The RNA, together with DNA, has 60 modelled nucleotides. Entry title: Structure of mitochondrial transcription elongation complex in complex with elongation factor TEFM. The entry is indexed under Elongation Factor, Mitochondria, Resolvase, RNA Polymerase, TRANSCRIPTION. Primary citation: Hillen et al., Cell (2017), "Mechanism of Transcription Anti-termination in Human Mitochondria".
Context: bound to proteins that are not shown
DNA sequence: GTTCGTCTGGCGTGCGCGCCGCTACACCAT
DNA sequence: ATGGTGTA
DNA sequence: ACGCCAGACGAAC
C1' cells in the first nucleotide's frame, strides 16, 4: 500500500 | 499545435474508523 | 516434537 | 447482461 473482514451514520 | 469529434470501454450508493496479513501441505527423518 | 524436503 | 458518460485518442485546419 493492496487484500481479507468488522463497525457507525 | 490545438481543438473537436468520435468511439470504446468501464462503471453502475457516500463517508468515517478499526483489526490482521502478503506459496502450501504432508511425511519422513532426526 | 520439530524441521526439512518433496510433491500438488 | 444493458445503457450511459467520459476520458482519451486521432484527425483536421
Nucleotide at each position: 500500500g493492496c487484500g481479507g473482514c468488522g463497525c457507525g451514520c